[PDB]
Context: one part of a larger RNA, bound to proteins that are not shown
RNA sequence: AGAUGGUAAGGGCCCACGGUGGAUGCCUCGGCACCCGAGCCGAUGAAGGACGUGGCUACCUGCGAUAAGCCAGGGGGAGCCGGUAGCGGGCGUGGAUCCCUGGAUGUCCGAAUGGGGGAACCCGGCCGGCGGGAACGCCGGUCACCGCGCUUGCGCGGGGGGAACCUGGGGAACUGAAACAUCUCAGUACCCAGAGGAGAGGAAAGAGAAAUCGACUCCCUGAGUAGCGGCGAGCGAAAGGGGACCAGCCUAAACCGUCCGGCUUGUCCGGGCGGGGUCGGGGGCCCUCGGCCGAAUCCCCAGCCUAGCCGAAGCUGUUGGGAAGCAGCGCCAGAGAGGGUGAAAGCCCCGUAGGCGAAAGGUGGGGGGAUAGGUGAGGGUACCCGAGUACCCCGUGGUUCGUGGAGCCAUGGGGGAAUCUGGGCGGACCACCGCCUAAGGCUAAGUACUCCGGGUGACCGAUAGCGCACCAGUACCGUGAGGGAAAGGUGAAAAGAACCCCGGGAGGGGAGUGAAAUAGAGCCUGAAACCGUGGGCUU
Numbered sequence: 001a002g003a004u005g006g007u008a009a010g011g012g013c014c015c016a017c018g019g020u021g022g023a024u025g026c027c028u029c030g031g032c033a034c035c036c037g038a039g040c041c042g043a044u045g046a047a048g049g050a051c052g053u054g055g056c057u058a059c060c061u062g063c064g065a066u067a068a069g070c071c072a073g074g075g076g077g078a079g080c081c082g083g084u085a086g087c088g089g090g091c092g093u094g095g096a097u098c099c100c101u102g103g104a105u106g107u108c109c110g111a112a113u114g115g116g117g118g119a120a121c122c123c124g125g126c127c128g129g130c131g132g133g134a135a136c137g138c139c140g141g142u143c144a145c146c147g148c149g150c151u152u153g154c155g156c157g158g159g160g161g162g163a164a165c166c167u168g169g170g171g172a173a174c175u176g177a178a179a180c181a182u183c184u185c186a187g188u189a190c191c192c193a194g195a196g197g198a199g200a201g202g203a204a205a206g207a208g209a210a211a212u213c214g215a216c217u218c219c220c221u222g223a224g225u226a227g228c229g230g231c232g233a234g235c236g237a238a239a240g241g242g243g244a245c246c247a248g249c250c251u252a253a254a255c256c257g258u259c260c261g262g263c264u265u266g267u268c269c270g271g272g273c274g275g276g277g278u279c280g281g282g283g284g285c286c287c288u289c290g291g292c293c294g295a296a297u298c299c300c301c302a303g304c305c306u307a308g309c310c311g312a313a314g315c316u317g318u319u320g321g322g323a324a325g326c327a328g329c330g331c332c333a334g335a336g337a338g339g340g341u342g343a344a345a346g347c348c349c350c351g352u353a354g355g356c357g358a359a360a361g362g363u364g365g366g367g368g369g370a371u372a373g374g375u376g377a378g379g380g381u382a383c384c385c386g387a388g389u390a391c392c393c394c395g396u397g398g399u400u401c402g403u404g405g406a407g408c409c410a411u412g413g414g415g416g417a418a419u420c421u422g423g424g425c426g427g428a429c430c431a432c433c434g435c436c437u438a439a440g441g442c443u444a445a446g447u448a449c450u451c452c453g454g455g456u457g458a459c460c461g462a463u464a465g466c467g468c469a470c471c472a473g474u475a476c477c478g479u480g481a482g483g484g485a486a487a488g489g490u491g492a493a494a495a496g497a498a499c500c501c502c503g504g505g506a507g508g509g510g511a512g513u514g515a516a517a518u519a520g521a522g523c524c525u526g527a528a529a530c531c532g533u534g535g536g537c538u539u
Stems, first nucleotide, its partner, number of pairs: 010539010025524001026489002030460002032457006038450002040161002048109003051064003055087002059083002070103006079091003114123003124143008145158005165196001166194005176183001180230001206213002217244005227235002248442003251386001256274004262268001280420001281385003284381006293373001298369001303363004308356003314329005330347002332336001338350003391415008401427001422437005476483002496523001499510004
Other pairs, nucleotide, nucleotide, family: 008009cHS008010cHS020529tHS021528tHS022526cWS022527tHS023526tHS024525cWW028461tHS028462tWH030465tSS031465tSS042111tWS043113cWH043159tWS045111tHS045112tWS045113tWS046112tHH046160tWS047110tHS048119tWS049120tWS052067tWS054060cWH054082cWH057059cHS059471cWS061068cWH066104tWS073359cSS074307tSS076097tHS077095tSS077096tHS078092tSS078095tHS079096tSS109119cSS131132cSS131133tWS133135cWS133136tWS144159tWH149150cWW162163cHS162196tWH164197cWW164449cSS165448cSS166199tSS171187tWS171189tHS172188tWH173186tHH175184cWW176233cSS177232cSS183232tWS183233tWS183402tWS187188cHS196198cSS197448tWS198447tWH201216cSS202215cSS202444tHS203247cWS203443tWH204214tHS205423tWS208209cHS208210tHS209426tWS215445tWW216446tWW222239tHS223238tHH224225cHS224236tWS225237tWH226236tHS227400tSS229232tHS229402cWS232402cWH233402cWW244446cSS245445cSS245446cSS247443tHS247444tWS248296tWS251278tHS252278tWH252385cWS253277tHS253384cSS254276tHS254283tWS255275cWW260270cWW270271cHS280437tWW281420tWS285381cWW292374cWW294372tHS299368cWW300367cWW301366cWW302364tHS307357tHS311335tWS311353tHS312332cSS312335tWS313346tSS313347cSS313351cWW319323tWH320322tHS320343tWS321342tSS322342tSS323325tHS334353cSS335352cWS337351tHS341345tWH343344cHS358359cHS358360cHS365367tHS387418tHH388389cHS388416tWS389417tWH389439cSS390416tHS399407tWW401404cWS404405cHS411412cHS418439cWW450451cHS450452cHS460464cSS461469tWS462469tWS462488tHS464469tWH467472tSS468472tSS472486tHH473474cHS473484tWS474485tWH475484tHS478480tHS478481tHS487522tWS490494tWH490519cSS491493tHS491495tHS492515tHH493514tWS494517tWW495513cSS495519tWW496520tSS496521tHS497511tWS497520tWH498511tHS503505tHS503506tHS512520tWW513517tWH514515tHS514516tHS514519tHS
């Protein structure tokens, strides 16, 4: 002069092992859907609440000062004194607890109703009773208002709540028209009143072309037809035909009687009862001829709800922590649905098929009883047949109809009839032809919905399914209206870790239970990110 090695403060990759975190799988006192069933509750104080109730009680759940309960009847047949954990006490075959039915008690607020009031509190009248009770104070009754019917007091009713569904009264915009005003969305959202297990509608002043049909509602068609429409976007019938269901009925007026209060004391006017009378043509009133079906309301039983009871048939061996597995012989079956038992059972348990049960209270023409009510034909007057109505006109709404040739059905304004020689309708208006009887009312069923009970699911399986599988409409948020979570899984069984040790405790180490403790308690399985320790290669 030259040359290629070791060292890692820390880092990188890879392997193992842990921590954290909670995917994934398997579960399921839950949810969702659909189909059946069932369907009102309230001044006898509802729905919802407040507060209070237990020997010890925070909550939940029960009840209500008689307060986790009281009486009765029915059912049941050994355990009971709710969610268990504990003391502390007790009760049951002298048949408890429990389950069904009826009854009792049920503070206070709430329609809230004696008055008040800032719900759950405060203050009063009248009658009566408690304490020595006159002052005070408890205790029981009882006192809102509104609408209908009797001479003043009365008797019936109403009020509020309810998931949708229903009827009525009111009634948007966004959007669409690729702008927008008619139009559309839409008579939808929503608001309000009301009805009820349904509501609505309903016995032709209908339909519409058929020698026609014959209450209404619902479904299928008819039909995206007819039509409507800045003839744009777009909207959109009805008749007729199939089905479900099936139901028809009262009144007003003529006319007669009766009671009452007014009046011009006139044999008259109208108010209230009764009788009659209900229609495509009839009814009233006069003379002529006299023949039964049937409730939608009341009743009775069946039947069905509201507790329950009976229900067939298996043993041994074997592996296992644990048999229902496996292996060998069986058996029942109108029962081989399902769940559960330490793992995959027809015959182990609960059950299943099948068959029984109600003193009590609901319900209940499905089948039958009984009231209500309804039962003929001619011949004559020319008495009745729903009024500020029809009808016409102005302004609108509904219908497929948006001014159209624009009827019909509704109706705010003005005018304003007739009673069957009446009046409406058949798409201006006439005329024919034909339909129907307006201006009073009721009427089951078939239809709608799902708070509630049950049954199923090529429904979810805890970031799903309801917002809630759990002490959720909670916690928390917001003045309030309102918004609105998260959180499920030890094990077959608590056998849930005695005792010793470390530690103030917490946590641990041994010990011990268990099939398993990397099953030890927000404990199955435990993924990923992420934080670590050790090791290998490497800087």
Solved structure of RNA (23S RIBOSOMAL RNA, nucleotides 6 to 525) from Thermus thermophilus, 539 nucleotides shown. It holds a match to the Rfam family "Bacterial large subunit ribosomal RNA". On this family, see Cannone et al., BMC Bioinformatics 2002: "The comparative RNA web (CRW) site: an online database of comparative sequence and structure information for ribosomal, intron, and other RNAs". Released in 2014, the model rests on X-ray crystallography data to a resolution of 2.8 angstrom. The depositors describe the entry as "Structure of the Thermus thermophilus 70S ribosome complexed with mRNA, tRNA and paromomycin". The entry has 49 different proteins, among them 30S RIBOSOMAL PROTEIN S18, 50S RIBOSOMAL PROTEIN L5 and 50S RIBOSOMAL PROTEIN L25. Ions in the entry include magnesium and zinc. Crystals were grown from: 0.2M KSCN, 4% PEG 20K, 4% PEG550 MME, 0.1M TRIS-ACETATE PH 7.